[PDB]
Context: one part of a larger RNA, bound to proteins that are not shown
RNA sequence: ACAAUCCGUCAGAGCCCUCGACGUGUCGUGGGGUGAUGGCGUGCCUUUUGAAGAAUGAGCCUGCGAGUCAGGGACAUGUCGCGAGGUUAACCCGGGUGGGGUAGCCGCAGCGAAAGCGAGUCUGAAUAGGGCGUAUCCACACAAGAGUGUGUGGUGUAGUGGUGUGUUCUGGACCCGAAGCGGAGUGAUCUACCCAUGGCCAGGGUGAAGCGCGGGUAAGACCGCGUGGAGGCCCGAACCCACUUAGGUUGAAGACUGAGGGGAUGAGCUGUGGGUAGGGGUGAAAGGCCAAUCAAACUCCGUGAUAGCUGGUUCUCCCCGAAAUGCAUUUAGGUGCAGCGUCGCAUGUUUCUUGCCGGAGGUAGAGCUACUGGAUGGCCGAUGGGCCCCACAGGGUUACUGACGUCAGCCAAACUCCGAAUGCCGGUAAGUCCAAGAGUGCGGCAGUGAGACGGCGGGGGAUAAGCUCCGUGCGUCGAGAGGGAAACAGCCCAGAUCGCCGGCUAAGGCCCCUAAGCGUGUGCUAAGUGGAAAAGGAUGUGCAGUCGCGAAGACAACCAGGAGGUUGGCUUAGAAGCAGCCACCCUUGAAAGAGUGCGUAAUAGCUCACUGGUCAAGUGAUUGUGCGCCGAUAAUGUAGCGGGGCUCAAGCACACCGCCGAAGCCGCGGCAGCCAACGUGUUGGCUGGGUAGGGGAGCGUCCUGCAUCCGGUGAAGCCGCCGAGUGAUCGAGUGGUGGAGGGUGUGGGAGUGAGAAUGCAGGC
Numbered sequence: 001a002c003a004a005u006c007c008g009u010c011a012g013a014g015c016c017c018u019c020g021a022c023g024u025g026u027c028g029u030g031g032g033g034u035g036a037u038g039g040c041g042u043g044c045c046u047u048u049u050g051a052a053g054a055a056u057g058a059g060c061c062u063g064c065g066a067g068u069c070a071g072g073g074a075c076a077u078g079u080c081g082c083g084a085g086g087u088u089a090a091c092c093c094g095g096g097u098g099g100g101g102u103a104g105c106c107g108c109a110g111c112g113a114a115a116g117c118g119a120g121u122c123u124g125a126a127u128a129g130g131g132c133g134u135a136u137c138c139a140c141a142c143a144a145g146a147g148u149g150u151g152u153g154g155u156g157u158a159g160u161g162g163u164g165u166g167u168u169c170u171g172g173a174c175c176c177g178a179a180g181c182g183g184a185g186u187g188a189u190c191u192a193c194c195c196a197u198g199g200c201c202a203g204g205g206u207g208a209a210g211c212g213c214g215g216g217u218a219a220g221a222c223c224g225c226g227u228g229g230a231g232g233c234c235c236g237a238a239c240c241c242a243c244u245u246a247g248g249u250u251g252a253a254g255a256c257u258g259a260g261g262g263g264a265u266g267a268g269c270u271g272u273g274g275g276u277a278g279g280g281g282u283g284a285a286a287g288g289c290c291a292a293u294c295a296a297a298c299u300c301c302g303u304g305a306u307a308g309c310u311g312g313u314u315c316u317c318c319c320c321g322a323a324a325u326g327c328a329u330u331u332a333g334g335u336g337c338a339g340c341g342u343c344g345c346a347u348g349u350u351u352c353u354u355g356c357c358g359g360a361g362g363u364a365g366a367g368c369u370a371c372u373g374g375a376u377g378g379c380c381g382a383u384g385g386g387c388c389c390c391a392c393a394g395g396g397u398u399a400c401u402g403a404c405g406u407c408a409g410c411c412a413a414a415c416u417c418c419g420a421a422u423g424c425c426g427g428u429a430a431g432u433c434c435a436a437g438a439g440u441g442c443g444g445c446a447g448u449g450a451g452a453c454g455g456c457g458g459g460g461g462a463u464a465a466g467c468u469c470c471g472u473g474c475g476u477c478g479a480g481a482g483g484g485a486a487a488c489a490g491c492c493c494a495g496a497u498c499g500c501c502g503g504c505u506a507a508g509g510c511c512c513c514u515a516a517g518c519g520u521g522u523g524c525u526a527a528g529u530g531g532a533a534a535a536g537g538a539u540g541u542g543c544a545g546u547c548g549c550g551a552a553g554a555c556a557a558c559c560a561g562g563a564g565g566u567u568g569g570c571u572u573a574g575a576a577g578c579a580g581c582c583a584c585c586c587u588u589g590a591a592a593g594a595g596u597g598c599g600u601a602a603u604a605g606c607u608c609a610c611u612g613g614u615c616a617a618g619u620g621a622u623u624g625u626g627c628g629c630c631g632a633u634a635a636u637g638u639a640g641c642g643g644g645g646c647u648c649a650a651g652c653a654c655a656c657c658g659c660c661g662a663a664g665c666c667g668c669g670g671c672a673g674c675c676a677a678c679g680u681g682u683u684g685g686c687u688g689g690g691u692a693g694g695g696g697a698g699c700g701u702c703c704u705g706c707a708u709c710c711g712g713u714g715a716a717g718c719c720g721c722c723g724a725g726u727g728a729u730c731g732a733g734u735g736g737u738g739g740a741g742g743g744u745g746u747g748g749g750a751g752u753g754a755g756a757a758u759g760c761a762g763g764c
Stems, first nucleotide, its partner, number of pairs: 008040004014034005019028004044057001046055001059764006069171003073168010085106003091100003110117002120132004137154007174312002177309001181302006192276009201266001203235003206231001210227006239263003243260005278294001280290003315698006325338005339448002341445007349436001350438001352431008365418001366416002372412003376408004384400001385398005451477004455472006482493003497670004502666003508660003511644003517657001519656006530646001536630002540627010557614005563587001565585001566594001568582003593608001597606002671688008699753001701750010717737005722731003
């Protein structure tokens, strides 16, 4: 041991233990261990627009492992000394950290290319302006109001050397990391080639030259037979290779095994010994081999090579808090500067918001007979083309084109007679104003310089992309938790100081899952629409109408009639109420269609439209809307409400009523930062998410100067208990273990904090 689990957190049953109380086992200001069960809940790091991420790294623990050091270095800042002066360096004397040491250095006057001049100087012809400088400020006076200047007086200028800190320069310079470069050497015991000297190649075949014999010849060439035993010859063992295949592939093996395979007297194989060495060798040449490595070996050194690249970079808390843009770039994943952050200083509302005022624009929109262009239809009618008078001209005339002009309607990012709103610039009055923690200037320190989605305006694109590129005092994420959206960085709400078993709310929601409503009222929906979708289809339904007709009987149904002329004509062999078409009439009459259709070879017959009647009031056609229907259509499994289930709405619309609902707001309490006030530390207000990053303040570790304290009557370290602190963490509180050095305060100095580096070592 019926259960779906980033492994925990919150609540918490039950069980056990413990401390106290009372009364005798139930209660508590309780504490602990376990945890049924319910809610919530996507690891850490790195790097990213964004990772739980199925992107990286990490098996675990313990140790070790990364901004350090030097320099009279540079800049800034703090602090100390002295002070218009400050200070020494080398060096000398001192058993020291002290005393001497003026050489120099920085300040003390600048301007100028310089000569040089000097509170002036340079330019320049200039008394004519400007540049730089005359520390700064005050007062006065005179000039000006072109931004203020010039003189006078006064005040009177602050640096320098130590030292800390932060950046920085030269250095390995926060740490790790290449491939590779160079110098000098080691290597040919593997392998490539070569040299010398040796060895090996079972067995079986084939049967070259030459020789001989015979034939043949005039002699020959030549033919045959034998001998003979050649051959980078054949078959095939050893031996050497390594074609295929299977196996192996954390192997039996860092290149093999098995089975077959190729060569196997030769450019053979092999032993021994030797030689050729790195930009060199060797190479029957594959860039192959040169000690399991070769498009330039190995080793040491240079060397801690360099890496615009990747990774890593260790304790805490407090405050503030980005950027992913611009320009430039042998640049585009880097960097410089600017922008944006922080700190400090100075200034002080200058910022920002709103109102008002003054302004410029040419977007949206609109317009075009207001331009450039496009462009529709008419009208006119040049113009041409033709025709006819027919020559050639000049004429009329047109089947045509038809400009220009004109009437009407239109279009445009690169069109504008026009022209907003917004935004922007400026001014002004206010607001905020114990704060926005604004703005500006200077300086120290940065980081960023890959952005993303969404709303709006736009380009590119197919007006596709979760596309791309821009803009937007637009947002959010980034760097932002919490609530909702089922889950879901960028959507909505809302910006998390902490705590509370308190309340009100937002968005969103209130049938059960699931907190709050199967809420109230009026309607709608029948499609589970809701709880995806188009052109388009559609007697769905409701509402609001509008129009035609209608008890003088409508529409519908039932009964009766429903044409001649006539075939109105063309066309087909035909044409007729009806292949097909031109016209689309009249007449008896109600009603008769140039016929409503069928049937039709044309016709007929059939019923029609239409006329009359029987009963008997709604009927028919359309307009817009509110909900709906169809269209509808993928592939692991309902699977296009999150689920159950919902129309007896738990769906839609409109009103109404409450409630739930967050880390929002409030309430109570605690803390911190900034500021103010008052007092010589309290109160109050405001604020307190936070990545890079800046600033501040601290914990812990070690070694130390000084002063103290503890300790064999038991230090450290380790294991615990009981506790404490806002945090790192603490425990001169306690026990145990243990056996000898430690604690505290104040200063000094750091090999000072690891979880990550495919980190190192050990152990597991």
The PDB entry is titled "Structure of Mycobacterium smegmatis Rsh bound to a 70S translation initiation complex". Solved structure of RNA (23S rRNA (3119-MER), nucleotides 613 to 1376) from Mycolicibacterium smegmatis MC2 155, 764 nucleotides shown. Rfam match: Bacterial large subunit ribosomal RNA. Primary citation: Li et al., Proc.Natl.Acad.Sci.USA (2023), "Starvation sensing by mycobacterial RelA/SpoT homologue through constitutive surveillance of translation". Method: electron microscopy, resolution 2.76 angstroms. The entry became public in 2023. Lineage of the source: Bacteria > Actinomycetota > Mycobacteriaceae > Mycobacterium > Mycolicibacterium smegmatis. The reconstruction used 36,321 particles.